[PDB]
Context: bound to proteins that are not shown
Molecule: Saccharomyces cerevisiae strain ALI 308 18S ribosomal RNA gene, partial sequence
Organism: Saccharomyces cerevisiae
C1' cells in the first nucleotide's frame, strides 16, 4: 500500500 | 429490458417456464 | 452512512 475481519456517531423526507 | 415453449381459449387476452442485457 | 479505531497476513509493475 493491499488484504480480511470487529467497533461506532448525524443531519435534510412518510413528522 | 428484450427472448423460448407449453396449457386454456374461435378470438381478443390471461396463464406460466425459462436465457442474456440493463440499474 | 462514509470517514475514522483497532486486530491478524504479504510487502513496489508500465
Nucleotide at each position: 500500500g493491499a488484504c480480511g475481519g470487529a467497533g461506532c456517531c448525524a443531519g435534510c423526507g412518510a413528522g | 429490458c428484450c427472448u423460448u415453449g407449453g396449457c386454456c381459449g374461435a378470438g381478443a387476452g390471461g396463464u406460466c417456464u425459462u436465457g442474456g442485457u440493463a440499474a | 452512512a462514509a470517514a475514522c479505531u483497532c486486530c491478524g497476513u504479504c510487502g513496489u509493475g508500465c